[PDB]
The PDB entry is titled "26-mer stem-loop RNA". An RNA structure with a sequence from Saccharomyces cerevisiae, in which 26 nucleotides are resolved. The structure was determined by X-ray crystallography at 2 angstroms resolution and released in 2022.
RNA sequence: UCUCUGGUUAGGAAACUAACUAGGGA
Numbered sequence: 001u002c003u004c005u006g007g008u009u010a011g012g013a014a015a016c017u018a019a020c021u022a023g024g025g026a
Stems, first nucleotide, its partner, number of pairs: 001026011
């Protein structure tokens, strides 16, 4: 940096998105 499983907040009719987050992994 990313990704997966959850979590928090904000934006969004919603699906979802952004960051943050503990953990598994690349």
NCBI's taxonomy places the organism under Eukaryota, Fungi, Saccharomycetes, Saccharomycetaceae, Saccharomyces. The entry is indexed under RNA, tetra-loop.